[PDB]
Context: one part of a larger RNA, bound to proteins that are not shown
Molecule: Bacterial large subunit ribosomal RNA, nucleotides 2025 to 2870
Organism: Flavobacterium johnsoniae
RNA sequence: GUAGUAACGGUGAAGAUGCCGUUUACCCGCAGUGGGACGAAAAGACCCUGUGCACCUUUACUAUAGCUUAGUACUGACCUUGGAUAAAU
RNA sequence: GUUUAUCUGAGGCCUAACCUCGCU
RNA sequence: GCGGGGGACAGUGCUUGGUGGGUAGUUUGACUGGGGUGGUCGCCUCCAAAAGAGUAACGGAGGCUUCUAAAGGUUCCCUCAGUACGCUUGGUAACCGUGCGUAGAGUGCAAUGGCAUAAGGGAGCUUGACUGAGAGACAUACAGGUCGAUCAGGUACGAAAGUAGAGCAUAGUGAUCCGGUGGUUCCGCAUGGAAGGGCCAUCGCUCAAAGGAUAAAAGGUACGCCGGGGAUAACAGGCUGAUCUCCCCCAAGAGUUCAUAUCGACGGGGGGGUUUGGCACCUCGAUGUCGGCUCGUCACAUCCUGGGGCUGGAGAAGGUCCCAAGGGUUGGGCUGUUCGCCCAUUAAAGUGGUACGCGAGCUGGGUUCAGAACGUCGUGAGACAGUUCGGUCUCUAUCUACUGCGGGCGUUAGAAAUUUGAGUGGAUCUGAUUCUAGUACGAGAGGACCGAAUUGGACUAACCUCUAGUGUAUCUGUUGUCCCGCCAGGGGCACCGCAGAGUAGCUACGUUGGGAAGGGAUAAGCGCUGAAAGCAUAUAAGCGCGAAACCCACCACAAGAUGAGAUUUCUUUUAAGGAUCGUGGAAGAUGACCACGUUGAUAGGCUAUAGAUGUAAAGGCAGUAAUGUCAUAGUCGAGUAGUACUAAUAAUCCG
Numbered sequence: 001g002u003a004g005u006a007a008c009g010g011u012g013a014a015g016a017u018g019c020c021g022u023u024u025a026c027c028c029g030c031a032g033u034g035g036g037a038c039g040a041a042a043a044g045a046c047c048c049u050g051u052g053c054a055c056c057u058u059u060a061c062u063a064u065a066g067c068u069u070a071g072u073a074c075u076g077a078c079c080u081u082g083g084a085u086a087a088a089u
Numbered sequence: 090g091u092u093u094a095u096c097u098g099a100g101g102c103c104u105a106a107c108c109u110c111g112c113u
Numbered sequence: 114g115c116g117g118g119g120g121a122c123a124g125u126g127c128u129u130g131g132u133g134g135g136u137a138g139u140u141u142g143a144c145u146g147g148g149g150u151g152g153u154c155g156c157c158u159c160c161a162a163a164a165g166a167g168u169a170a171c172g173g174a175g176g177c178u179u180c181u182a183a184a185g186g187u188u189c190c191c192u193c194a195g196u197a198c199g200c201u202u203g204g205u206a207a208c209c210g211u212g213c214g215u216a217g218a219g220u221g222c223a224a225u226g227g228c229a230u231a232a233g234g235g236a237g238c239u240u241g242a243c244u245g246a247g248a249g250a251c252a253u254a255c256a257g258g259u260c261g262a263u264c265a266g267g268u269a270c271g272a273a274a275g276u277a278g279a280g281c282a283u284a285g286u287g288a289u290c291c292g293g294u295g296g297u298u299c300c301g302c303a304u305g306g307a308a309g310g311g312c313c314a315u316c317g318c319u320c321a322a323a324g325g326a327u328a329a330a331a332g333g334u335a336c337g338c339c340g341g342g343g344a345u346a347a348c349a350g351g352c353u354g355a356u357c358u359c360c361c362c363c364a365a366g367a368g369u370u371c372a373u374a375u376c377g378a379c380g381g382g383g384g385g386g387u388u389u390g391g392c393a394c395c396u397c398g399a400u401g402u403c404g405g406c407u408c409g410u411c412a413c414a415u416c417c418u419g420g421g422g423c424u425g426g427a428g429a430a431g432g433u434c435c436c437a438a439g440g441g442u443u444g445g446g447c448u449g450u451u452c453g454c455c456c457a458u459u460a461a462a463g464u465g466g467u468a469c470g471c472g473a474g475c476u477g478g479g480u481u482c483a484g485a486a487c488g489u490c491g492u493g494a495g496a497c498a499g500u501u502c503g504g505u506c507u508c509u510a511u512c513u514a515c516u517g518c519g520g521g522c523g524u525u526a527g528a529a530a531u532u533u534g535a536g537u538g539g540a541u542c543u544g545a546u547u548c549u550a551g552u553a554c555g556a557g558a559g560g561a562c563c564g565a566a567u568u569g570g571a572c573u574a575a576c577c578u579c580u581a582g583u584g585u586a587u588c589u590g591u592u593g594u595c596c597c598g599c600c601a602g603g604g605g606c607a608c609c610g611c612a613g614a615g616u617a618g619c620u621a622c623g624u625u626g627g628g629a630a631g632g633g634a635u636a637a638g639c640g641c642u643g644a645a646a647g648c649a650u651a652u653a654a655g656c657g658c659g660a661a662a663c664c665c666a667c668c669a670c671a672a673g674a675u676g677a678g679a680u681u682u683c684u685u686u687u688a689a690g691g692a693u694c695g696u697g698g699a700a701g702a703u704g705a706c707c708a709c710g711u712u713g714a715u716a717g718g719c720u721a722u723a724g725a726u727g728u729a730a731a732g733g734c735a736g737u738a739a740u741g742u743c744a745u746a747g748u749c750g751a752g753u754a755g756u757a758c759u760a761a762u763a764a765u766c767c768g
Stems, first nucleotide, its partner, number of pairs: 003017001006023005026521008035513003039508002047342002050339001052338002054334004060139005066132003070128004076103001078101007086093004107119006142154003151171001155177006179221001180280002185239007193217001195213005219228002222285001224283003243266003249260003255324001268277003291317007299310002349396001350394001351392003355389001357385006366376002403478001404476003408470001410466004416441003419436006443457005484502004488497003522673001526684007536670004542570007554559001572627005580621004587614005592607006631665003638658004690767003694710005715760003718756005724749003732743004
Other pairs, nucleotide, nucleotide, family: 005512cWS011016tWH014350cSS014351cSS015349tWS030702tWS034035cHS034510tWS034513cWW037473tWH044046tHS047147tSS048345cWS049340cWW051326tWH058060cWH058492cWS061134tHH065133tHS069129cWW074124cWW075123tWH076105tWS077102cWW104121tWH106120tHS106122tWH107123tWS133135cHS139330tWS140331cWH141332cWH144171cWH158224tSS162169tHH163168tWW176284tSS178286tWS178323cWW181184cSS183240tWW183242tHH192231tWH193218cSS194214tHS203207cWS204206tHS204207cWH216229tWS227232tWS241267cWH245278cWH247261tWS247262tHS248261tHS264278tWH271273tHS271274tHS287320tHS287325tSS288320tWH289318tWH301308tHS327329tHS332494tSS343347cWH345397tHS346397tWH348400cWW354355cHH354356tHS356388cWW364378tHS365377tHS367372cHS368374tHS371425tWW372377cWS374432tSS385387cHS386388cHS393394cHS400468tWS401402cHS401506tWW403449tSS407471cWW409467cWW415417cHS417460cSS420637tSS427554cSS427558cWW428553cWS428559tSS436636cSS437661cWS441461tSS442462tSS442463cWH448452tHS458462tWH459461tHS471474cHS477506tHS483504tHS518704tHS523677tWS527689tSS533672tWH534535cHS534674tHS535671tWS549563cWS551552cHS551560tWS552561tWH553560tHS555557tHS555558tHS571628cWW577579cHS577621tWH579623cWS584617tHS586615tHS616751cWH621622cSS630666tWS634662cWW635660tWH636659tHS637659tHS642652tWH642654tWS643653tHS644650tWH645649tWH646648tHS652654cWH673675cHS684688cSS688768tHS689768tHS695761cSS700705cWS701704tWS709761tWS713761tHS714758tWH723750tHS727746tHS729746tHS731744tWH
């Protein structure tokens, strides 16, 4: 997915409407209960995993905005106090 | 050991770059 | 443009050192009887390894990240450990002397193998721990690794043959890239140099996660997200019992003496799969997890009731074991609890299975969602088998499985009735008191077996005479407002406006009944006769008893019981008869069922009445009026009886 879509014991990918043995059940509906169809829904949110992602933290690495130190340009005129070079006695 | 013309390390002062305020 | 305050400072551009999770990019290993925690990651030796080689486990035992300039080479030599007997210190374990001693010593360092004709120890001389190299093999994915014979040039020892290209042998280790040092007309960008590169020798990496992904690297996510896994865990299923529970075997003892009335150590053999586990076999494109409620059903490994054996059973109460699953097996306090303790009863307050039954049946109290707080850990984000407050439980039943009700057809011609029973379902409970009898028993206290009656508890079925509930038919009282033109009298709405009753019906809290009695075959168990086996023996032949268990029996259904039964009557094909439709129900979701359909009392109306409610309206009388009385009347009558007044045709269909 197609279906004319039973129960028990068992087997089986280890819990069977569909397999094995036995048992049960005339054909078709309507009203109620929900045991099963591991019923429907959401490519499990728990666990693991990916040399996947994201965000957050710091005493992980490498950088940076900002803050700050010094040199240098804008940047000038003179006095005191120290150091060096060149000359003379 | 000092002097003369430069470099540098620090302070003080001046106004003339630069900043700010009040009247326009 | 002036009048002040600073002033070569500050601000700005470039270069720099320090801070800087404010921001950004990233890293944070693997194995693993799930993942974390713990442990390991390379090399060497033994076992596993099954007599060639190789061969795994988070299998069982240990070592290495070196050392010797002599622990290397040669020539010449020597014999260990231990023990016995002697001797001052001196001790039989120091040194010495004499014997015995194939190896038990030693070989730097673990283990294995080897070694005395030494690889163990000593002395002499020396540096072959040389240069150029590798016939041929063993291992082998590759990278790598191991052994090695000849030749040439010069050496050390030895008289010479001859030995020496490091150690008795297997562990003592790290690829590539990059950089450093020494040698080298090898190249050197027009030419000559140089920088630089190439070749040989060699140095720098716990790259230790040791075939090393970068020169350079840690955590949380319960706010999480995406891609996959039953390749892998938590619930459940499956296999096995380590753990659990039960039974049996032997009997040292305990039981006054006496192993087995009762218990039973030290040991052993099994059953079950309800606990905690082991494995990881189906499910991660979802098998919803604890507790409680409703509903049950099954096993007996039996709590009560039923029948027995033994007794350390005088009787009554006991203890233990055997057979037995029909019915029953309480209500509360605490806790989410399972469990457990307690309170009061009972004949008893069983053990378990069914996905630790049951969430397309219910609740969400607990647990694993997002908020917040405490204790503790972590610097931090955050976490805890630590605690506390709050917090969305989705779905219209297709198939099957159940509980009920119908249509079609068949039962061998068709109908109207009454039934037999192949079977299936339902109920199986038990206390107290009295007589037997204060008898048997017992020294007394105490106190029965068997049998016969009376009356209750729980459960269940039917019914409405009594009690009680409802009773939106019905009657009465009263409040607010609107309406009937107004008063009187009524009606609508306000939960049926509220309040007091209430027939029929439906119910229990009410009434009645039931689980009674009697058979057969039996279980545990108790006996008769009697051998095998001259005895004994309940058994092998044959017989008598024996339980709420089983088959009848009690109640209900039942011939679709396809094995479809039987009887009485009627008609034998448009016949008997059934149906459509209508009046109704004590029947009913709808079908169906039942009574009647005019030669009819089926339903309603009407006439009476059982009965409900409670004294109607109009008028008179008493008072000032509200009100009372004449006035046991009015309204209703889901029930009952009698009357065709109304509706049930004068059709049709099947046979």